[PDB]
RNA sequence: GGCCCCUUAGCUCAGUGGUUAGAGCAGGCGACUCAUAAUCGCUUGG
RNA sequence: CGCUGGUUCAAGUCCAGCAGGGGCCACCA
Numbered sequence: 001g002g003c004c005c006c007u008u009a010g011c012u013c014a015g016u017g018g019u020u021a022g023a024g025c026a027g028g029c030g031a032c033u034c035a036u037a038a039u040c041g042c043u044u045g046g
Numbered sequence: 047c048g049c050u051g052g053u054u055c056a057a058g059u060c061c062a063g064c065a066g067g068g069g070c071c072a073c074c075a
Base pairs, nucleotide, nucleotide: 001071002070003069004068005067006066007065010025011024012023013022018055027043028042029041030040048064049063050062051061052060
């Protein structure tokens, strides 16, 4: 030197030209406990 | 929704120029 494959929250990843950016872990706040870890609930953002 | 510019009534989504990280290469002999 030919071609296409990928850039999306702190980490790993979805998203169909439409009026809108999403999921889990992480972080925060609740319930429990004499006090914790672990469970369960709600959660902010690019 | 990496930055810029463009096509569209409408772009994170389509197209071009950059920036970064990959696979299949074909031709020398």

Shown are 75 nucleotides from a PDB entry: RNA (Isoleucine tRNA) from Escherichia coli. The 2024 paper behind the entry is "Structures of the ribosome bound to EF-Tu-isoleucine tRNA elucidate the mechanism of AUG avoidance". Lineage of the source: Bacteria > Pseudomonadati > Pseudomonadota > Enterobacteriaceae > Escherichia. The entry has 49 different proteins, among them 50S ribosomal protein L35, 50S ribosomal protein L36 and 30S ribosomal protein S18. An Rfam search finds the family "tRNA" in it. On this family, see Lowe and Eddy, Nucleic Acids Res 1997: "tRNAscan-SE: a program for improved detection of transfer RNA genes in genomic sequence". Rfam classes the family as a transfer RNA. Ions in the entry include magnesium, potassium and zinc. The PDB entry is titled "Structure of the Escherichia coli 70S ribosome in complex with A-site tRNAIle(LAU) bound to the cognate AUA codon (Structure III)". Released in 2024, the model rests on cryo-EM data to a resolution of 2.8 angstroms.